[PDB]
Context: bound to proteins that are not shown
RNA sequence: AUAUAUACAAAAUCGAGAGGA
DNA sequence: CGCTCTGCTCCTTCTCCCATCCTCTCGATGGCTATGAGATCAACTAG
DNA sequence: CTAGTTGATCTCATAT
DNA sequence: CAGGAGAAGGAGCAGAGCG
Repeated sequence: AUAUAUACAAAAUCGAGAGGA
RNA backbone atom coordinates (compact mmCIF):
# COMPACT_ATOMS: atom_id res chain seq x y z
C1' A A 1 0.00 0.00 0.00
C1' U A 2 -5.84 -3.08 -3.55
C1' A A 3 -10.04 -7.17 -4.79
C1' U A 4 -16.32 -6.89 -11.17
C1' A A 5 -21.72 -9.49 -11.87
C1' U A 6 -28.28 -11.16 -9.24
C1' A A 7 -33.85 -12.26 -13.76
C1' C A 8 -37.73 -16.74 -12.84
C1' A A 9 -41.62 -20.91 -13.77
C1' A A 10 -42.61 -22.67 -18.97
C1' A A 11 -46.43 -26.30 -22.91
C1' A A 12 -52.90 -24.58 -25.30
C1' U A 13 -57.85 -26.07 -25.82
C1' C A 14 -61.48 -28.88 -27.87
C1' G A 15 -63.53 -32.88 -30.17
C1' A A 16 -62.88 -37.71 -32.51
C1' G A 17 -60.70 -42.27 -32.75
C1' A A 18 -57.74 -46.26 -31.06
C1' G A 19 -56.40 -48.85 -26.86
C1' G A 20 -55.40 -50.75 -21.30
C1' A A 21 -57.62 -52.88 -16.64
C1' DC B 1 -133.04 -30.43 -17.53
C1' DG B 2 -128.92 -28.27 -18.48
C1' DC B 3 -124.86 -26.66 -16.23
C1' DT B 4 -121.00 -27.40 -13.27
C1' DC B 5 -117.46 -29.98 -11.13
C1' DT B 6 -115.17 -33.06 -10.70
C1' DG B 7 -112.08 -37.12 -11.23
C1' DC B 8 -110.60 -41.29 -14.15
C1' DT B 9 -108.05 -42.99 -18.18
C1' DC B 10 -105.29 -42.39 -22.83
C1' DC B 11 -102.23 -39.96 -25.12
C1' DT B 12 -98.65 -36.79 -25.47
C1' DT B 13 -94.85 -34.21 -24.50
C1' DC B 14 -90.89 -33.49 -22.02
C1' DT B 15 -86.88 -34.05 -19.56
C1' DC B 16 -83.55 -36.69 -17.06
C1' DC B 17 -80.12 -40.53 -16.93
C1' DC B 18 -76.95 -43.99 -19.03
C1' DA B 19 -69.37 -47.74 -14.36
C1' DT B 20 -64.54 -46.22 -12.98
C1' DC B 21 -59.88 -44.87 -13.97
C1' DC B 22 -55.85 -44.63 -17.33
C1' DT B 23 -52.69 -44.25 -22.24
C1' DC B 24 -51.89 -42.52 -26.89
C1' DT B 25 -52.64 -40.08 -31.70
C1' DC B 26 -54.93 -36.95 -34.91
C1' DG B 27 -57.47 -32.67 -36.78
C1' DA B 28 -59.33 -28.14 -36.07
C1' DT B 29 -58.83 -23.89 -33.92
C1' DG B 30 -56.37 -18.87 -35.98
C1' DG B 31 -60.76 -12.65 -36.36
C1' DC B 32 -59.06 -8.00 -39.04
C1' DT B 33 -63.77 -2.91 -39.78
C1' DA B 34 -60.59 3.30 -41.35
C1' DT B 35 -60.06 8.23 -41.79
C1' DG B 36 -60.15 13.07 -40.74
C1' DA B 37 -61.96 17.39 -38.74
C1' DG B 38 -63.53 20.03 -34.75
C1' DA B 39 -63.32 21.06 -30.25
C1' DT B 40 -61.38 20.76 -25.33
C1' DC B 41 -58.00 20.94 -22.41
C1' DA B 42 -53.81 20.52 -20.10
C1' DA B 43 -49.10 21.22 -20.42
C1' DC B 44 -44.95 23.45 -21.98
C1' DT B 45 -42.50 27.21 -24.60
C1' DA B 46 -41.94 31.22 -25.43
C1' DG B 47 -43.50 36.17 -24.17
C1' DC C 1 -50.13 36.88 -15.94
C1' DT C 2 -50.57 35.90 -21.74
C1' DA C 3 -50.43 33.90 -26.20
C1' DG C 4 -49.32 30.24 -28.87
C1' DT C 5 -47.98 25.61 -30.06
C1' DT C 6 -48.40 20.65 -29.43
C1' DG C 7 -50.07 16.71 -28.00
C1' DA C 8 -53.85 13.38 -26.37
C1' DT C 9 -59.01 12.55 -26.01
C1' DC C 10 -63.36 12.49 -27.49
C1' DT C 11 -67.43 13.36 -30.81
C1' DC C 12 -69.34 12.95 -35.33
C1' DA C 13 -69.25 11.59 -40.34
C1' DT C 14 -69.71 8.68 -44.68
C1' DA C 15 -70.19 3.88 -46.32
C1' DT C 16 -75.65 -1.69 -46.89
C1' DC D 1 -83.17 -48.34 -37.11
C1' DA D 2 -81.76 -51.87 -31.58
C1' DG D 3 -83.97 -46.07 -25.21
C1' DG D 4 -86.36 -46.16 -21.14
C1' DA D 5 -88.54 -44.51 -17.33
C1' DG D 6 -91.30 -41.44 -14.83
C1' DA D 7 -93.73 -36.90 -14.07
C1' DA D 8 -97.13 -33.25 -15.88
C1' DG D 9 -100.70 -31.37 -18.95
C1' DG D 10 -104.30 -31.80 -21.60
C1' DA D 11 -108.46 -33.77 -23.54
C1' DG D 12 -112.35 -36.96 -23.82
C1' DC D 13 -115.84 -38.26 -21.13
C1' DA D 14 -118.83 -40.88 -17.49
C1' DG D 15 -121.36 -39.54 -13.94
C1' DA D 16 -123.32 -37.21 -9.81
C1' DG D 17 -125.51 -33.51 -7.66
C1' DC D 18 -128.24 -29.94 -8.19
C1' DG D 19 -129.89 -25.23 -9.61
The depositors describe the entry as "Pol II-CSB-CSA-DDB1-UVSSA-PAF-SPT6 (Structure 3)". An RNA structure with a sequence from Homo sapiens, together with DNA, in which 103 nucleotides are resolved. NCBI's taxonomy places the organism under Eukaryota, Eumetazoa, Bilateria, Mammalia, Homo. The sample was in a buffer at pH 7.5.